Overview
An RNA structure from Homo sapiens, in which 128 nucleotides are resolved. The PDB entry is titled "Structure of Human pir-miRNA-378a Apical Loop and One-base-pair Fused to the YdaO Riboswitch Scaffold". Rfam match: c-di-AMP riboswitch aptamer (ydaO/yuaA leader). Rfam 15.1 lists 7,607 matches to the family in 2,262 species. About the family: This family represents a conserved RNA structure found upstream of the ydaO and yuaA genes in Bacillus subtilis and related genes in other bacteria. The ydaO/yuaA element is thought to act as a genetic 'off' switch for the ydaO and yuaA genes in its native state. It is believed that the element may be triggered during osmotic shock leading to activation of ydaO, a predicted amino acid transporter gene, and members of the yuaA-yubG operon which code for KtrA and KtrB K+ transporters. It was solved by X-ray diffraction to 2.95 angstroms.
[PDB]
Order: sequence, then C1' cells, then structure tokens
RNA sequence: GGUUGCCGAAUCCACCUAGAAAUGGUACGGAGGAACCGCUUUUUGGGGUUAAUCUGCAGUGAAGCUGCAGUAGGGAUACCUUCUGUCCCGCACCCGACAGCUAACUCCGGAGGCAAUAAAGGAAGGAG
Repeated sequence: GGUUGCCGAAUCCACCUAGAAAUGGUACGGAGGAACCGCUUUUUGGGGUUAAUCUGCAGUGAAGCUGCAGUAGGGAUACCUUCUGUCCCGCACCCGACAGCUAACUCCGGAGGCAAUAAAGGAAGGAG
C1' cells in the first nucleotide's frame, strides 16, 4: 500500500467480458549484474525467497522424517510509536554445478491465511 482489524511484498487499474481467465499496466517487493572493497576454502557441493535458523535427546545404523526440550530470528498486545508485562510463530518452496559486495543495466513477484469481551493489560509522549 490494503483492511473493521491482523500476518505478508502481495493492493489497485485498463481491456476483454455471461462471468472469469489470458494480456498490458500498479502501490509495494525479489534476484542477477563493474569499479572499489572483500573472499581466496571450492561432493564435505554451493546458493536463493522467508522471521522460520541452529543446538543436544530418543524412534533410526546413515541422508531424511517423526517426537520432545531448546534457540538465532520474528509477530500480536485493538487510535499511534516506544517501554514494560502478557500471548504466540519459529513453516514451506525453489535454483540446478552456479551467483560476495555492486553504478549503468538485465530478469522477475505483486499469492495466500486469519481475528471476535480479550493481557483489545500498564506506563510515557503523541494524535483526537
């Protein structure tokens, strides 16, 4: 951006239209890609999006999975931000031998999922 409100980049518009898809745009987002600087650690593969990583224990004898207990990290706390306290998340997908940073430049995404008398507590500063 959008919502009554909340996560998220993910909301709008034009055309087509029975309706939509496809298509072209869009708020907002991601990757690649010099110099300088950095790294010279490269099957022990490596890497990307994301908060979603990494530890020990057991089901396994490995990679993986499952289960506990954690954890980097992250979200809500209901007018706003911050602190405090409280409640939670800590998934998943992909690239395909390959990417540090990165001006010009190149290529893409622009989905989904939730909330209902409450810790929708308290405090400070704002806003009204």

Crystals were grown from: 1.63 M (NH4)2SO4, 0.272 M Li2SO4, and 0.1 M HEPES pH 7.4.
Lineage of the source: Eukaryota > Metazoa > Sarcopterygii > Simiiformes > Homo.